[PDB]
Annotation:
Shown are 604 nucleotides from a PDB entry: RNA (18S rRNA, nucleotides 1 to 604) from Saccharomyces cerevisiae. Released in 2024, the model rests on electron microscopy data to a resolution of 2.2 angstrom. Among the 74 different proteins in the entry, which are not shown, are 60S ribosomal protein L17-A, 60S ribosomal protein L23-A and RPL5 isoform 1. An Rfam search finds the family "Eukaryotic small subunit ribosomal RNA" in it. Its Rfam clan is "SSU clan". The entry is indexed under RNA modification, ribosome maturation, translation regulation, RIBOSOME. The PDB entry is titled "Hypomethylated yeast 80S bound with cycloheximide, P-site tRNA, and A-site tRNA, messenger RNA, PRE".
Context: one part of a larger RNA, bound to proteins that are not shown
RNA sequence: UAUCUGGUUGAUCCUGCCAGUAGUCAUAUGCUUGUCUCAAAGAUUAAGCCAUGCAUGUCUAAGUAUAAGCAAUUUAUACAGUGAAACUGCGAAUGGCUCAUUAAAUCAGUUAUCGUUUAUUUGAUAGUUCCUUUACUACAUGGUAUAACUGUGGUAAUUCUAGAGCUAAUACAUGCUUAAAAUCUCGACCCUUUGGAAGAGAUGUAUUUAUUAGAUAAAAAAUCAAUGUCUUCGGACUCUUUGAUGAUUCAUAAUAACUUUUCGAAUCGCAUGGCCUUGUGCUGGCGAUGGUUCAUUCAAAUUUCUGCCCUAUCAACUUUCGAUGGUAGGAUAGUGGCCUACCAUGGUUUCAACGGGUAACGGGGAAUAAGGGUUCGAUUCCGGAGAGGGAGCCUGAGAAACGGCUACCACAUCCAAGGAAGGCAGCAGGCGCGCAAAUUACCCAAUCCUAAUUCAGGGAGGUAGUGACAAUAAAUAACGAUACAGGGCCCAUUCGGGUCUUGUAAUUGGAAUGAGUACAAUGUAAAUACCUUAACGAGGAACAAUUGGAGGGCAAGUCUGGUGCCAGCAGCCGCGGUAAUUCCAGCUCCAAUAGCGUAUAUUA
Numbered sequence: 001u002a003u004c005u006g007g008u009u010g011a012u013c014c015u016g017c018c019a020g021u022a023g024u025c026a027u028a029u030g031c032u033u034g035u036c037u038c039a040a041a042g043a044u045u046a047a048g049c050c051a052u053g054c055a056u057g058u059c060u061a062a063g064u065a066u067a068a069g070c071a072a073u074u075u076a077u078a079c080a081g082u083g084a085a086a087c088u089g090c091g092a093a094u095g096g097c098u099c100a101u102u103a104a105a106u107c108a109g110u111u112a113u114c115g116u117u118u119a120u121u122u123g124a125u126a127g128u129u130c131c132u133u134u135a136c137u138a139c140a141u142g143g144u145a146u147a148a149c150u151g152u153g154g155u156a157a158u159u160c161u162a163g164a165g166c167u168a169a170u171a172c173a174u175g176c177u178u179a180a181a182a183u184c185u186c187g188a189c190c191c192u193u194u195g196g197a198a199g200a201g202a203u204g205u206a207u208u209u210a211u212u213a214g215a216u217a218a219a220a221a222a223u224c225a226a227u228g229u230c231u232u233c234g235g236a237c238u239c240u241u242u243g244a245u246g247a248u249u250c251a252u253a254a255u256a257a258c259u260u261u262u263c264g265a266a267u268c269g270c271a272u273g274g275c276c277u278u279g280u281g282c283u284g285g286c287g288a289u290g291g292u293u294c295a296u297u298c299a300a301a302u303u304u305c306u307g308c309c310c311u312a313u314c315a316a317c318u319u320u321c322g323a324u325g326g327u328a329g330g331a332u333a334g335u336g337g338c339c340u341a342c343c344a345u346g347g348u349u350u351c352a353a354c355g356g357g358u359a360a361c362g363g364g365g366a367a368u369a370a371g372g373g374u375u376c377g378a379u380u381c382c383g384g385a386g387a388g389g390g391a392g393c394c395u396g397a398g399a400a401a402c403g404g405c406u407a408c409c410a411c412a413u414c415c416a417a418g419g420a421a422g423g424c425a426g427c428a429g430g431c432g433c434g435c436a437a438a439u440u441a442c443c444c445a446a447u448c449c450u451a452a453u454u455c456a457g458g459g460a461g462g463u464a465g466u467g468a469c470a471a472u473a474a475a476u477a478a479c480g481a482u483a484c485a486g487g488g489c490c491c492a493u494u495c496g497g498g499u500c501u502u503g504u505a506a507u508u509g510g511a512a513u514g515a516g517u518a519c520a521a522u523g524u525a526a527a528u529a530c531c532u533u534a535a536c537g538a539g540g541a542a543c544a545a546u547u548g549g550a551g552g553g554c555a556a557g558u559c560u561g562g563u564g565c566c567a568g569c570a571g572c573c574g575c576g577g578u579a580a581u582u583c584c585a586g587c588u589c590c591a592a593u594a595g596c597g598u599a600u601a602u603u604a
Base pairs, nucleotide, nucleotide: 004020005019006018007017021604022603023602024601026600027599028598029597030596031595035473037471041466042433048431049430050429052428053427054426057090058089063087064086069082070081088452097386098385099384107307108306109305112302113301116300117299122295123294124293143172149165150164152162153161154160182203183202184201185200186199204263206259208257209256210255211254212253213252228237230235243250265289267288268287269286270285273283274282275281276279309357310356311355316348317347318346323345324344325343326342327341328340329339330338361383362382363381365376366375367374368373388409389408391406392405393404411422414419439464441463442462443461447460448458449457450456479509480508484503490497514543516536518533520532546592547591548590549589550588551573552572557587559586560585561584562583568575569574
Other pairs, nucleotide, nucleotide, family: 008015tWH009011tHS020554tHS032468tWH032594tWS036472cWW038470cWW039469tHS040467tHS044436tWS045433cWS045437tHH046432tSS047098cHS051429tHS051440tWW054459tHS056091tSS058451tSS059063cWH062287tSS064168cSS065084tHS067083tHS073076tHS076080tWS085148cSS086147cSS087169tWS089451tWS093396tHS093398cWS096387cWW100385tWS103358tWH105308tWH110304cWW111303cWW114245tHS115302tWS116333cSS118298cWS119298tHS121296cWW126263tHS126291tWS131135cWS138266cWH139175tHS142173cWH144171cWW145169tWH146168tWH147167tWH148166tWH151163cWH152163cWH155157tHS156419tWS157419tWS169171tHS170289tWS174266tWH187198tHS196197cHS205262cWW207258cWW214251tHS217218cSS245247tHS272273cHS272284cSS277279cSS301334tWS312353tWH314354cWW315349tWS316353tWS319323cHS322325cWH322343tWH323346tWS324346cSS326337cWH332334tHS337342cWH364377tHS386425tSS390407cWH394401tWH395399tWH396398tHS401404tHS402405tHS410423cWW413420cWH415418tWS424428cWH426459cSS427459cSS428440cSS434436tHS438465cWS443445cHS444460tWH445462tWS446461tWS463527tWS468594tWS476545cWH478510cWW486487cHS486492tWS490492tHS511539cWH515537tHS517535cWS518534tHS519533tHS523529tHS524526tHS524527tHS538539cHS545593tWS549556tWS553571cWH554571tWW555590cSS563566cWS563580tWH566576tHS567576tHS567580cWW570572tHS570573tHS576580cWS
C1' cells in the first nucleotide's frame, strides 16, 4: 500500500526507453559478527564416478532342540529352564532418495468396474472324504529326506561348496474315523392299465460346459388322439414357494455330466474338571496356528468428463510392420487391436492435428499483488517415474524389484592369471563439476514400522556437530560536581536566588548486569546446550559494531590536505585538465544496524 522520481532541450509539452525505489522461505558473493528461540542446507553444472563402514531382519506358554552349549529344574528315564546353529513361517514390494524420462502423457477435480485381482485384518463360514465300492487295510495317529551337527576335502580368492554318516516338523508326500431324513436313478411276481415295492447306487465344496427357475397391467367363458395320491368330474386352484439394482444371462438354487481331483485339522500351549463300565474308559475348557468360500479392510489395475508451456522458418497426419471399426479366437486377473485370422476403409485436423522445442515431473502450494493479473513450484504432503543404460525373469498376495537374479553395453575391483566379485538418485564420507551446498558422530528414549513379536531390528526416525538460507526476541551502558542561549519569578536594576537545568567541558562516586567462567541440580538413552544457580567476572566498562554513503534522484560537508581529464569515481545525469562539496585521505555528518553492501533472476 489504487503514490512515483532523475536523464534527450537554450527553455517547453510529448512519445519513449534507460536509471533510480521496494519486496523475494531467491541463489551466489564481499565485509562484519556478542546473546535466545527456531533450522533450510550437493536441486541448478555431472540421473557424473565412487574407497570404507553402516542402512533388513524377525521367536511367543503356544511349528521343529540329544549343541558332545550354559544351569537345576520336578508323574519331569520320551522332553519340559534358557538357548547358539539350522529347517519352517513371515517380512525384505514398506521406508528413504532423486527428478532423468514424460506435453492428453503424468497430474488435479470428477466418474465407472453390470470389466477384474487382493496376502493380511475383521465377521460369517465345510456332520457328505466309501478304494474313480462286492481293498475301510493305523486314525491310541502313515513314511522318506534332509538341514544343522560328526568327519574326509578341493580352491589364491567370494556369504563357493563336494563326497560320506545321522536325525525332526504347522517342511514334503500320503491318509481315515459322523447323525438322520428326504429326493433322484436303476431295479426279480399291474394287465376290463386313475392300482409297486423290497433292494442297491448318487446327491458336501472347488473346476468346466450345457440346460432350468430366478415372475409379477385386470378380469370373464369353451372341446385340447393329452385327464388331480377323494370324484359330493364346472372343492378354492388364489401365497403355482420368491431377494436386489436405474438396469443384467445378478445374487442364489436346480438338472446332466467333467477334473495331473482343490478344500473339508495326522498341528501346537496352558488347565486338566464331570460320569464310572476302573481302564493306554467315556466325556471335557481357554486359546494359538492353519483352512476352501462369501463379505469387509488395506489395496491394485483399468476407466468417464474437463482442464497443460513455446512453436506454421511444423498443414496435413495415421494405415504393407494395427492405423479406425466388425466377427471369431488367443492371451490376460479381467475390458480392450492387447495380439492373431478374415473382412470393411476407416480415424485425427486451422475449434491447430501431426511434427519440433522445453535450461517440463504434475498438483497441494509460493512470491508479488486496489481490482484484473505476472512469475515461480528440483525440494517437508499427495500422485508418477527411476535406481549407470536397456531388455528378460524367478519367488511371491503384491515386483518386470535392482542394499533380487540373468544377459548385452559402458564403467570399475581382486587375482597365485586358472578364475572370482560389482551398482551410494539410502546415511556419513571421497573425487569430479562449478558461483553454488555440512559429521566417514551418538541413540532407538520419542514418532512410527516390521517380525514367530511386550523384549529383537530399523543411518526410517530422533540427538548433537557444521551452518549469517530464511525467521523471532534484542547486550554493547544507566544514575551524580562548576562557566551556560535565559525558555520561567522581585519591571530577573548584581555570572547574585530551588530557574525541577534532559540539554557541554579526558576530570570525580557509588550502584546495576550479563557476555564469559564454572559448585550443583535440572536437562537427556547418555550427553552438549537452554531455563535455574555457589563463588570469579567494569572503567578506555580494550568486554572498544559494522556496512554503505555525504552534487541530484535521495538523508547527510562550499571543512582541511593530496592529485591536475592522471589516478580514479560514477546504476543514470555526470565528477576529475592546479581553489575537486563527486577521486585518494583526515575530521565531521547521514542511513540501516548484528547486520550492511554487491551480482544475477523475478514481482510491483